[PDB]
RNA sequence: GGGACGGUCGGGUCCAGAUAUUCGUAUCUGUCGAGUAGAGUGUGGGCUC
Numbered sequence: 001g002g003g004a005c006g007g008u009c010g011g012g013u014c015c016a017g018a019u020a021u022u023c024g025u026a027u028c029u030g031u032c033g034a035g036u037a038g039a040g041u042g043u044g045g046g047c048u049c
Stems, first nucleotide, its partner, number of pairs: 001049003009044001013034002015030006
């Protein structure tokens, strides 16, 4: 560098709820909430040539 995998690989973002709020938002919780062709200005890692 190629390939298959989505949330029981993970981060982020988004979304919903809850709480707080100087009403700008913030925090927390949530995957029968969300694309393995990314919709990321990581497709990071794992797996496999």

Shown are 49 nucleotides from a PDB entry: RNA. Crystallisation conditions: 0.04 M Lithium chloride, 0.08 M Strontium chloride hexahydrate, 0.02 M Magnesium chloride hexahydrate, 0.04 M Sodium cacodylate trihydrate pH 7.0, 30% v/v (+/-)-2-Methyl-2,4-pentanediol, 0.012 M Spermine tetrahydrochloride, 30% v/v (+/-)-2-Methyl-2,4-pentanediol. The entry also models potassium and sodium ions. It was solved by X-ray crystallography to 2.24 angstroms. Ren et al. published it in Nucleic Acids Res. in 2025: "A general strategy for engineering GU base pairs to facilitate RNA crystallization". The entry is indexed under Fluorescent RNA Aptamer, Broccoli, DFHBI-1T, RNA. The depositors describe the entry as "Crystal structure of Broccoli aptamer with DFHBI-1T".